The PDB entry is titled "Satellite Tobacco Mosaic Virus Refined to 1.4 A Resolution using non-crystallographic symmetry restraints". The RNA from Satellite Tobacco Mosaic Virus has 40 modelled nucleotides.

[PDB]
Context: bound to proteins that are not shown
RNA sequence: AAAAAAAAAA
RNA sequence: AAAAAAAAAA
RNA sequence: UUUUUUUUUU
RNA sequence: UUUUUUUUUU
Repeated sequence: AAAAAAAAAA
Repeated sequence: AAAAAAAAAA
Repeated sequence: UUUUUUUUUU
Repeated sequence: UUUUUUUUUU
């Protein structure tokens, strides 16, 4: 910084 | 699209 | 579309 | 810094 899983959100 | 938890990565 | 947790890649 | 899973927020 980008991805997946659980959650949360405009 | 942004954050948290587990993982994975340049 | 983000933040957080687990994982990962770099 | 990303992808994925759980969660959330909008």
The entry also models phosphate, sulfate, sodium and magnesium ions.
The structure was determined by X-ray crystallography at 1.45 angstroms resolution and released in 2014.
It was solved together with Coat protein.
Crystals were grown from: crystals grown from 15% ammonium sulfate on earth with a reservoir of 15% ammonium sulfate over 14 days., pH 6.50, VAPOR DIFFUSION, SITTING DROP, temperature 296K.